Context: bound to proteins that are not shown
RNA sequence: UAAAGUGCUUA
RNA sequence: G
RNA sequence: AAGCACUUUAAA
Numbered sequence: 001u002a003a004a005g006u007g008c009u010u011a
Numbered sequence: 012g
Numbered sequence: 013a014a015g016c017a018c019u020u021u022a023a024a
Base pairs, nucleotide, nucleotide: 002021003020004019005018006017007016008015009014
C1' cells in the first nucleotide's frame, strides 16, 4: 500500500 | 498470572 | 505478529 467501520490482538 |  | 481478517464505498 484508496479508505472507513468492525473483532481477534496481545496483558 |  | 503491528497485523491479520471481514463488511461497505462513483448505476440511477

An RNA with a sequence from Homo sapiens: 24 nucleotides with solved positions.
Primary citation: Zhang et al., Cell Rep (2024), "Target cleavage and gene silencing by Argonautes with cityRNAs".
It was solved by X-ray diffraction to 3.45 angstroms.
Entry title: Human Argonaute3 bound to cityRNA and target RNA.